An RNA structure, in which 28 nucleotides are resolved. Crystals were grown from: 27% PEG MME 550, pH 7.5, VAPOR DIFFUSION, HANGING DROP, temperature 277K. The depositors describe the entry as "Crystal structure of human RIG-I CTD bound to a 14-bp blunt-ended dsRNA". Ions in the entry include zinc. The 2011 paper behind the entry is "Crystal structure of RIG-I C-terminal domain bound to blunt-ended double-strand RNA without 5' triphosphate". The structure was determined by X-ray diffraction at 2.4 angstrom resolution and released in 2010. Protein in the same entry: Antiviral innate immune response receptor RIG-I.
[PDB]
RNA sequence: GGCGCGCGCGCGCC
RNA sequence: GGCGCGCGCGCGCC
Numbered sequence: 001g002g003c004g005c006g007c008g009c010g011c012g013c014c
Numbered sequence: 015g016g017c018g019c020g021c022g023c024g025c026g027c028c
Stems, first nucleotide, its partner, number of pairs: 001028014
Other pairs, nucleotide, nucleotide, family: none
C1' cells in the first nucleotide's frame, strides 16, 4: 500500500 | 430498520 474484519460515532435517503 | 456515505481508533493476511 492492497484486500478483509472489528470497536466507537456522525450524516443523507426511504 | 433497511440502504448508502463519511469521521476516529485497532487488528488479520500478503